[PDB]
RNA sequence: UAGGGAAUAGUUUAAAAAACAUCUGACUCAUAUUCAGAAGAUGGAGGUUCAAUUCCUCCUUCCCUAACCA
Numbered sequence: 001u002a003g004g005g006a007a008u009a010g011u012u013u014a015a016a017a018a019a020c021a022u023c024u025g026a027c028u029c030a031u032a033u034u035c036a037g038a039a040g041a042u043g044g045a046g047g048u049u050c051a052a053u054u055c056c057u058c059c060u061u062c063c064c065u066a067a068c069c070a
Stems, first nucleotide, its partner, number of pairs: 001066002004063004011019001013017001022038005043059005
Other pairs, nucleotide, nucleotide, family: 003064cWW008014tWH009010cHS009018tHH009040cWH010040cHS012018cWW015042tWW017041tWH021039cWW028030tHS048052tWH049051tHS
C1' cells in the first nucleotide's frame, strides 16, 4: 500500500431486552449479601422511507488478513 469485519446505558452481552455498576429505600448494632424502587443507550456525517440499531454512502478509532516469483 491492498482487502474483510466491527462500533448499543458507566461495563459486558441481547434482538431497544437483561445483567451487574450507579443512585433511592427497607432489613443489620454497622458493612456486605439479600428484598423492594429508580434512572440512564443505538461512534460520526449525509440521504431513502410516514417510520431505519434493522436499506445505502463517506470519514474517524480499532481489529484481522495479504504484501509474492526470479

Shown are 70 nucleotides from a PDB entry: RNA (P/P-tRNA) from Homo sapiens. Keywords: ribosome, mitochondrial translation, tRNA, mRNA, 2Fe-2S clusters, polyamines, rRNA modifications, post-translation modifications, cryo EM. An Rfam search finds the family "tRNA" in it. For this family Rfam cites "The tertiary structure of tRNA and the development of the genetic code" (Hou, Trends Biochem Sci, 1993). From the family's description: Transfer RNA (tRNA) molecules are approximately 80 nucleotides in length. Their secondary structure includes four short double-helical elements and three loops (D, anti-codon, and T loops). Further hydrogen bonds mediate the characteristic L-shaped molecular structure. tRNAs have two regions of fundamental functional importance: the anti-codon, which is responsible for specific mRNA codon recognition, and the 3' end, to which the tRNAs corresponding amino acid is attached (by aminoacyl-tRNA synthetases). tRNAs cope with the degeneracy of the genetic code in two manners: having more than one tRNA (with a specific anti-codon) for a particular amino acid; and 'wobble' base-pairing, i.e. permitting non-standard base-pairing at the 3rd anti-codon position. It comes from the structure "Human mitochondrial ribosome at 2.2 A resolution (bound to partly built tRNAs and mRNA)". Method: electron microscopy, resolution 2.21 angstroms. The entry became public in 2022. Primary citation: Singh et al., Nat Commun (2024), "Mitoribosome structure with cofactors and modifications reveals mechanism of ligand binding and interactions with L1 stalk". Among the 82 different proteins in the entry, which are not shown, are MRPS21 isoform 1, Coiled-coil-helix-coiled-coil-helix domain-containing protein 1, Aurora kinase A-interacting protein and Growth arrest and DNA damage-inducible proteins-interacting protein 1.